The depositors describe the entry as "In situ human eEF1A-A/T-P-E state 80S ribosome". 28S rRNA, nucleotides 431 to 1311 from Homo sapiens: 467 nucleotides with solved positions. Among the 79 different proteins in the entry, which are not shown, are Large ribosomal subunit protein uL11, Small ribosomal subunit protein uS9 and 60S ribosomal protein L18.
Context: one part of a larger RNA, bound to proteins that are not shown
RNA sequence: GUAAACGGGUGGGGUCCGCGCAGUCCGCCCGGAGGAUUCAACCCGGCGGCGGGUCCGGCCGUGUCGGCGGCCCGGCGGAUCUUUCCCGCGCGGGGGACCGUCCCCCGACCGGCGACCGGCCGCCGCCGGGCGCAUUUCCACCGCGGCGGUGCGCCGCGACCGGCUCCGGGACGGCUGGGAAGGCCCGGCGGGGAAGGUGGCUCGGGGGCCCCCGAGUGUUACAGCCCCCCCGGCAGCAGCACUCGCCGAAUCCCGGGGCCGAGGGAGCGAGACCCGUCGCCGCGCUCUCCCCCCUCGGGGGGGCCGGGCCACCCCUCCCACGGCGCGACCGCUCGGGGCGGACUGUCCCCAGUGCGCCCCGGGCGGGUCGCGCCGUCGGGCCCGGGGGA
RNA sequence: GGCCACGCGCGCGUCCCCCGAAGAGGGGGACGGCGGAGCGAGCGCACGGGGUCGGCGGCGACGUCGGCUACCCACCCG
Numbered sequence: 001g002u003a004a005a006c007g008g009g010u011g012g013g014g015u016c017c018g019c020g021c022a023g024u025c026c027g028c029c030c031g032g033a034g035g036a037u038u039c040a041a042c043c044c045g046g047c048g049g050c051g052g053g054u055c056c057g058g059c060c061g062u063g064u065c066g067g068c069g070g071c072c073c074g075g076c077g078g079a080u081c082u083u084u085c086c087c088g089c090g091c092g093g094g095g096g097a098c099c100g101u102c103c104c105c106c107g108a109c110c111g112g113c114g115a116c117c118g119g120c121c122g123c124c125g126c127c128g129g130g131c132g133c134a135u136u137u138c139c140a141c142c143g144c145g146g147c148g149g150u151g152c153g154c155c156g157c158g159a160c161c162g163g164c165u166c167c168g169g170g171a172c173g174g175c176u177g178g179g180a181a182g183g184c185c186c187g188g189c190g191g192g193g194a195a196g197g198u199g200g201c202u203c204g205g206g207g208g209c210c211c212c213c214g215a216g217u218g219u220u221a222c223a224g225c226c227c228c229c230c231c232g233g234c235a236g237c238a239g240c241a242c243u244c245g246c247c248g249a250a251u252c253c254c255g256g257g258g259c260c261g262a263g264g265g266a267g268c269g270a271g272a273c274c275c276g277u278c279g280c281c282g283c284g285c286u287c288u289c290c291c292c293c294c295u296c297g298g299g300g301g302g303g304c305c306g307g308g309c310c311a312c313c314c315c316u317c318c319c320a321c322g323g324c325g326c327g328a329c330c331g332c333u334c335g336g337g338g339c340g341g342a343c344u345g346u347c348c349c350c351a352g353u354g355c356g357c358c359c360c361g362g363g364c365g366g367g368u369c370g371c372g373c374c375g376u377c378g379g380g381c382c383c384g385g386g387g388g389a
Numbered sequence: 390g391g392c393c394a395c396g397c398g399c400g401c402g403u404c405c406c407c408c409g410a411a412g413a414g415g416g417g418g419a420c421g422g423c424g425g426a427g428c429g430a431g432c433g434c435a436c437g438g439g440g441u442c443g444g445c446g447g448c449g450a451c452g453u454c455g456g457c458u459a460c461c462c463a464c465c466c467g
Stems, first nucleotide, its partner, number of pairs: 006467008016456003020453002025149005030143003034139003042130011055119003058113004063109005069104002075101004080097003086093001153448005158442003161261011172248004179244002183234003188231001190228004200217009282434006289303007305396002307393004312387004317380003320376007327368001329366004333361001335360002338358001399424002401421008
């Protein structure tokens, strides 16, 4: 020395930046040491805000009247009627009346002072000038002061609380074939069976006729194993002698490591005022009284009277589920008696098969206020009734 | 003995008990979801509508503190 270049993550160096280099501020209060107009309340003046039967106007909106009020002395429009007063052939243009919107007006009644404005009052607020010159008010300084908020210049540590997560100890209980095996009781009265054959015996190989190894025989012997018992008893019990499970309304306690801290006015109450130690939830103590045990008033405990329900004895009902037995009914036949068809090449009352009614026999299942007995750490808010040293 | 998220009175109802002198009428317990009349407060602890400490330490100018961005370099992964 893997062509450069690139994304993510750090680290090193460097240029700069931060007035970095003793680390903020500011509201109230306390204390200290100084100043000063003046603090409050009153007087005068000014200016605002709000309210006022409209107090007084000015009015404003909607209607309502007489049109005195406009075709001369208020307009603009009408596909509304006309000279029956006026100039063009009985045939036009004017001028009138009416209608619709109007206009400014004379005035009144309804609503209102409106966000269209003024004057008077009433209240409140501000400002200016007086008086007020001191336990009031305000200004600045100090305390390595307290209370609240934000927050530390940098680098760090700890604690408790909560959320998520991964682990570790300890303990309790249920079920099962109401576990299977197993432990102890030399298991006791026994029986049977064998071999992966104990002792003994036989044979074959060993160590000074005495002690080992191998091969046969078998039923306990100078070991043991399996099954049934006439039946078990004790302890423990999915065992803290790590054999083999499923679980937890039949499940609780404690501990350790890791990551995280998002949100920010939760006050129906005092009419809050130091920063709401607040809501829901779970508790404790006092507004009652006795005691008990330690400290020397403080701490730790027993409660302080009556009710039910269950554990216990008796006797007591119903229901559910399961088992057993006894009835009655119904259905389902290895079959027995008596009449009507039909079948067979055993046809002399030979033989054999269904069918209709009723009478007997055995077994099976289903309903049955069914009826009794047995079982349920069954149910009936553990149906219910009486009692205890 | 254990448990109860059972705890005021009065009257009403339901059930149980006594005497029951008509199995009348009163006297007692248990339950009630029944009946017209106001109210508990005062301290705390907290597995309780998302973190706080009313805990602390060290270090700070010509050498060091901070600046994950931006300049160069190195390494691991891509």
Record summary: The entry is indexed under In situ, Ribosome. It was solved by electron microscopy to 2.48 A.